[PDB]
RNA sequence: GGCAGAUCUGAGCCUGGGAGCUCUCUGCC
Numbered sequence: 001g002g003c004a005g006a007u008c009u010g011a012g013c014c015u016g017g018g019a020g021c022u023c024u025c026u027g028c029c
Stems, first nucleotide, its partner, number of pairs: 001029006010023004
Other pairs, nucleotide, nucleotide, family: 007011cWH014018tWS015017cHS
């Protein structure tokens, strides 16, 4: 890195702010 699952096992970039995008994380290889 691929697959699977993950924010109530998560946060961040933003301010009257989203409907966005990420980061990291757990098992296997």
Annotation: The RNA has 29 modelled nucleotides. It comes from the structure "NMR structure of a synthetic small molecule, rbt158, bound to HIV-1 TAR RNA". NMR data were recorded at pH 6.1 and 298 K.